[PDB]
RNA sequence: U
RNA sequence: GACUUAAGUCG
RNA sequence: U
RNA sequence: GACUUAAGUCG
Repeated sequence: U
Repeated sequence: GACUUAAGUCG
Repeated sequence: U
Repeated sequence: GACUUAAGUCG
C1' cells in the first nucleotide's frame, strides 16, 4: 500500500 | 484485494 | 428478497 | 444490489  | 459480523445511505 |  | 463506517480473518  | 476479497470475505465475515454489525451500523448507516442510496437504488 |  | 452497490457504497461508506467500525471490528475481524485470509492471500